Shown are 50 nucleotides from a PDB entry: RNA from Mesorhizobium loti. An Rfam search finds the family "THF-II riboswitch (folE RNA)" in it. A reference for the family is Xu et al. (2023), "Structural insights into translation regulation by the THF-II riboswitch", Nucleic Acids Res. Bound small molecules: 7-DEAZAGUANINE (7DG). Method: X-ray diffraction, resolution 2.9 A. The entry became public in 2023. The depositors describe the entry as "The THF-II riboswitch bound to 7DG".

C1' cells in the first nucleotide's frame, strides 16, 4: 500500500440511491420544518488477514 471485522467521530441540504423509503407537524393550498430507517461519502484508533 490493500481487505475484512468492530466500535467512533465528521458530511449529506444543494452527490447515488424513485423526492432514496417511512412518518410527524404548520398550511385553505402551493410551500416550509421535523424524525426515523436505510444509503452513501469521509477522519482517527483497534483487531485479522494480503
Ligand atoms: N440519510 C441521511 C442523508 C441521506 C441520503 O442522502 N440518502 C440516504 N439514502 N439516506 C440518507
Nucleotide at each position: 500500500g490493500g481487505c475484512g471485522u468492530g466500535g467512533u467521530c465528521c458530511g449529506u441540504u444543494c452527490a447515488a440511491c424513485u423526492c432514496g423509503u417511512u412518518c410527524c407537524u404548520c398550511g385553505a393550498a402551493a410551500g416550509a420544518g421535523g424524525a426515523a430507517c436505510u444509503a452513501c461519502g469521509g477522519g482517527a484508533g483497534a483487531c485479522g488477514c494480503c

Crystals were grown from: 100mM sodium citrate pH6.5, 1.5-2.5M Ammonium Sulfate.